[PDB]
Overview
An RNA structure with a sequence from Homo sapiens, together with DNA, in which 37 nucleotides are resolved. Crystals were grown from: 1:1 complex : precipitant (0.8 M ammonium sulfate, 0.1 M citrate, pH 4.0), cryoprotection: mother liquor + 1.75 M ammonium sulfate, 1 minute. It was solved together with Ribonuclease H1. The structure was determined by X-ray crystallography at 2 angstrom resolution and released in 2024.
Context: bound to proteins that are not shown
DNA sequence: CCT
DNA sequence: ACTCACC
DNA sequence: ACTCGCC
């Protein structure tokens, strides 16, 4: 200096699975 | 509506 | 018990 | 926002 993972903390709203 |  | 994606 | 990395 380009890129790329994985978290942690608040948000905003969604889709799900197994159940009863 | 709940876990 | 999870993803989906954006602020 | 912020913390860790990896090329």
């Nucleotide at each position: 200096u380009g890129g790329c993972g994985a978290g942690u903390g608040g948000g905003u709203g969604a889709g799900u699975g197994a159940g009863g």